[PDB]
C1' cells in the first nucleotide's frame, strides 16, 4: 500500500496545491479484525 469484515464514518488525492470549506462552512479523514 492492496484486498476483505464490522459501523454514519472518503481520496497523503479514486474529484479539486483549492475551479467548494484550511485543523474545513462535512471527515486531524473515527476505530478495531482478518488476509496479502
Ligand atoms: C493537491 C494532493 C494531495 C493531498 C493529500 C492529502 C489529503 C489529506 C488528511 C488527514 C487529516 C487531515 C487532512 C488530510 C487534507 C492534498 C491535501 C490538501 C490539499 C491538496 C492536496 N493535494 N488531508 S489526508
Nucleotide at each position: 500500500g492492496c484486498g476483505u469484515a464490522c459501523g454514519a464514518a472518503g481520496g497523503a488525492g479514486a474529484g479539486g496545491a483549492g475551479a467548494g470549506g484550511a485543523a474545513g462552512a462535512g471527515g486531524a479523514g473515527a476505530g478495531u479484525a482478518c488476509g496479502c